Formats: sequence, C1' cells, structure tokens
RNA sequence: GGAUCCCGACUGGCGAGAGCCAGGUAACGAAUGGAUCC
Repeated sequence: GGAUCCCGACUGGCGAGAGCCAGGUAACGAAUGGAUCC
C1' cells in the first nucleotide's frame, strides 16, 4: 500500500433527518485507517 471487516457522516427512491430498503459498487477506504498477508 491492496483487500477484508468496522465505520453512514454515502448513493439511489421518499421526507426535514436517519431512517427503511439495496449495497463494496454508479458509485464511496472521506483516517495520513488497523491488523493480517506479500
């Protein structure tokens, strides 16, 4: 560094908002990310 997982504070429809739903993809690893592996 990649990736996975966490993280919605993201994206699409609805509404004030997260919230319901789907979801690493149209898209998002936005921390100088963490450990593992090379």
Molecule: RNA Aptamer